[PDB]
Keywords: Protein-RNA complex, tRNA, ATP-binding, Kinase, Nucleotide-binding, Transferase, TRANSFERASE-RNA complex. This is an experimental structure of RNA (selenocysteine tRNA) with a sequence from Methanopyrus kandleri, with 88 nucleotides shown. An Rfam search finds the family "Selenocysteine transfer RNA" in it. A reference for the family is Mizutani and Goto (2000), "Eukaryotic selenocysteine tRNA has the 9/4 secondary structure", FEBS Lett. Rfam links the family to the GO term triplet codon-amino acid adaptor activity. The entry also models magnesium ions. It was solved by X-ray diffraction to 2.4 angstrom. Protein in the same entry: L-seryl-tRNA(Sec) kinase.
């Protein structure tokens, strides 16, 4: 340098899916329950 | 102390109460939509593949 791209702008963080009012996964931290 | 169970968790404006309470709308702009977190352009911040060999 030159084709092209991926991720976030759903909203604790990360990752991931998803034309259905958002959801799954991991981790975190707040109440509550806890001889 | 435990774990594991129920429950939740951001910023803004607005209202009832003003009670460490509760409701309502929003979510960079626009579009295509009955619906947009998805998809299309744009913005704004973040990162990367091939290949130049």
């Nucleotide at each position: 340098g030159g084709c092209c791209g991926c991720c976030g702008c759903c909203a604790c963080c990360g990752g991931g899916g998803u034309g259905g009012u958002c959801c799954c996964c991991g981790g975190g931290c707040c109440g509550g329950a806890c001889u | 102390a435990g774990a594991u169970c129920c429950g939740g968790c951001g910023c803004g404006c607005c209202c009832c109460g003003a009670g460490u309470g509760g409701g309502g709308c929003g979510c960079g702009g626009g579009g295509u939509u009955c619906a947009a977190u998805u998809c299309c352009c744009c913005g704004c911040g973040g990162c990367g593949g091939c290949c130049g060999c």